[PDB]
Context: one part of a larger RNA, bound to proteins that are not shown
RNA sequence: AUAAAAAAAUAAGACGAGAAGACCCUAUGGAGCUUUAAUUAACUAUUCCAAAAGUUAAACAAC
RNA sequence: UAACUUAACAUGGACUAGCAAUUUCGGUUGGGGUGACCUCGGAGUACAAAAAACCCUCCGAGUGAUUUUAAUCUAGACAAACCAGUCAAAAUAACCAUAACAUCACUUAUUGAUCCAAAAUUUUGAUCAACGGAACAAGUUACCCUAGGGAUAACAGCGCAAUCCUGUUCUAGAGUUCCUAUCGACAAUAGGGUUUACGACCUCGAUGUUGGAUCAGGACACCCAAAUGGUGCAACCGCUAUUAAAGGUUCGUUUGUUCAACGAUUAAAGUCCUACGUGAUCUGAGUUCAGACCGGAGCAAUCCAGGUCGGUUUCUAUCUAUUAUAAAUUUCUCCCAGUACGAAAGGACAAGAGAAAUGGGACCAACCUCACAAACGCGUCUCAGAGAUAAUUAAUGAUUUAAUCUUAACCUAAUUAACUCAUAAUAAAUCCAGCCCUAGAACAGGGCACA
Repeated sequence: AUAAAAAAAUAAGACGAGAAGACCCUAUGGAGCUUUAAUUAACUAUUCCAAAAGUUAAACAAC
Repeated sequence: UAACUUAACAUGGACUAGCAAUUUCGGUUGGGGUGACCUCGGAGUACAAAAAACCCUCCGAGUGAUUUUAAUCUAGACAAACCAGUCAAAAUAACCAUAACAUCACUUAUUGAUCCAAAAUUUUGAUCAACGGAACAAGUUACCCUAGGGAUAACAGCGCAAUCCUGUUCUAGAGUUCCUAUCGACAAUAGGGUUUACGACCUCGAUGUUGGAUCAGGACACCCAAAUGGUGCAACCGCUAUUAAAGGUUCGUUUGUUCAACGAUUAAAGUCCUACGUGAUCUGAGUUCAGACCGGAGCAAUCCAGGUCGGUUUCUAUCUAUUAUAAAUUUCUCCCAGUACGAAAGGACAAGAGAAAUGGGACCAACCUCACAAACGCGUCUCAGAGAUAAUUAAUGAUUUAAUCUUAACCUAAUUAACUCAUAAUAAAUCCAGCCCUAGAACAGGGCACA
């Protein structure tokens, strides 16, 4: 401040509704990307040793 | 025995690259990032038993030098979360023949667990310095994701008032002379709560952020209008100070801009608060997502409070709130008078007549919009008396037999805006079916006897 109830209007507030904030930080939580991060396979090419097939001398020098 | 040979397949073991596989981004931090730091000791903080923090104040250590080369074993203790650290009697053994603290540099600190490796008898090994130590791992994300957090930032609030802003106090000084007409250093007291911070108290299961648009509510620390005091106020201008907040406070060029500059004006173009008012009313130029350039940083991925072009702004209103009484406001002309005032140049206030504009409230005869008889502006009409005050001027007159406007009385005068109030408006309780209406969303309301 204050009888009770509709109907029409406006959007100042209900830290109005929507979506477990995308900002920010945290998590010994993720992932994508790049490498001069740390560990290193497979694969693709390179190079080499071995494996496998071979081939040569009867090897060379001295008395 | 040696030396050489190799078509395509093709095995085992290596090599160098390509293409790749797996995994990781230590912590503290008055948000994170950058910087700094991370273990040990001494002094202060921590004044006298102990202990005691900080991205608190100050010094240090990560060992030298030396010879006295500093043994074994064991009562009892100190210290302490644990781990680690500390003392130490007696007894043995070594040595003079009853002979155990290595010393100095502030002496305090000069340090590192397990495992595991090397050694063979008894040991040694880490800026494991992120120093209770992962055996060995970096960037970047605005393409991002999830879990959370107002435990923690960006917006806003709140606290506070360093910075900011107001006043008063003090006068050295500026003002030719003269502190306070106008100012005022060094300082003093108190407030305000605009700015930038600082703090991290509400909100991260969202309190949507710059400037505009619309509509403004408020303060007064007054820009204009009103009333006054002082002047280094003659007049006109001004410069200051007091009181007053009903009403006002323009249009443009450039900027996203708020500011700012400039053009033209105004009686003036106020300072602020309102979640830097107002996005469930609008805007989206700007910031702040994904695209892209340019300069720069970076090997790159990417990055920069750097520029530039481009870029989705949802909501049907449940609740609160809200949805029309009046009783002007200001400018400018003409007089006043070219008077008062001035050496002149210049030039008033008040009183008195008018015109405008804005705002409030209405209305169409004409004009104009106009193809319904209407609505409408660009058009037309109207707009006010009395009382009250603040600052400040006066009269009478005591405390204080003079004076003195008086938080002395009594009567008093002169005096802003508000604000109240005359006055205006509204104002007949209950017929209402239908039908008409310059009345209306609905509901209501006015008409319906002429004619």
Primary citation: Kummer et al., Nature (2018), "Unique features of mammalian mitochondrial translation initiation revealed by cryo-EM". Shown are 514 nucleotides from a PDB entry: RNA (16S ribosomal RNA, mitochondrial, nucleotides 1036 to 1571) from Sus scrofa. An Rfam search finds the family "Bacterial large subunit ribosomal RNA" in it. Among the 53 different proteins in the entry, which are not shown, are Mitochondrial ribosomal protein L46, Mitochondrial ribosomal protein L28 and Mitochondrial ribosomal protein L2. The sample was in a buffer at pH 7.6. The PDB entry is titled "Unique features of mammalian mitochondrial translation initiation revealed by cryo-EM. This file contains the 39S ribosomal subunit". The source organism's lineage runs through Eukaryota, Vertebrata, Mammalia, Suina and Sus. Released in 2018, the model rests on cryo-electron microscopy data to a resolution of 3.2 A.